About this RNA
An RNA structure, in which 19 nucleotides are resolved. Keywords: endoribonuclease, hexamer, e. coli, HYDROLASE. The structure was determined by electron microscopy at 3.22 A resolution and released in 2024. The PDB entry is titled "Structure of YicC endoribonuclease bound to an RNA substrate". Primary citation: Wu et al., Nucleic Acids Res. (2024), "Structural insights into RNA cleavage by a novel family of bacterial RNases".

Context: bound to proteins that are not shown
């Protein structure tokens, strides 16, 4: 592990 | 590890 959530 | 929004009424 396109950007982000909770987990 | 997995499961939501969303680029998706989108690109093959």
């Nucleotide at each position: 592990g396109g950007c982000a959530g909770a987990a | 590890u997995g499961c939501u929004g969303u680029a998706a009424a989108a690109c093959a």